[PDB]
Context: bound to proteins that are not shown
C1' cells in the first nucleotide's frame, strides 16, 4: 500500500430473548421353611 | 447321607412443549 470507507447529512445507547408450565405420581422397613 | 440360612436396597413414567392479528 491493498484486502476495506467516501465526504456539505449515519437517532441503531431506535429494539430486556421476552411470555406460559408445583421434580412430581404409585409403593407398610418388612418377613420361616427348608437347604445340600 | 448331612449340616442350617438372610434378602431386598429402588422400580416404572415424563427429558421438553408451545406461543390468538382479525368475514
Nucleotide at each position: 500500500g491493498a484486502c476495506u470507507u467516501a465526504a456539505u447529512g449515519u437517532c441503531a445507547c431506535g429494539g430486556u430473548a421476552c411470555c406460559c408450565a408445583a421434580u412430581u405420581u404409585u409403593c407398610u422397613g418388612c418377613c420361616c421353611c427348608g437347604g445340600a | 447321607u448331612c449340616c442350617g440360612g438372610g434378602g431386598c436396597a429402588g422400580a416404572a413414567a415424563a427429558u421438553u412443549g408451545g406461543a390468538c392479528g382479525a368475514u

An RNA from Candidatus Scalindua brodae: 59 nucleotides with solved positions. Method: electron microscopy, resolution 2.57 A. The entry became public in 2023. Ions in the entry include zinc. Primary citation: Hu et al., Science (2022), "Craspase is a CRISPR RNA-guided, RNA-activated protease". Protein in the same entry: CHAT domain protein and RAMP superfamily protein. It comes from the structure "gRAMP-TPR-CHAT Non match PFS target RNA(Craspase)". The reconstruction used 340,526 particles.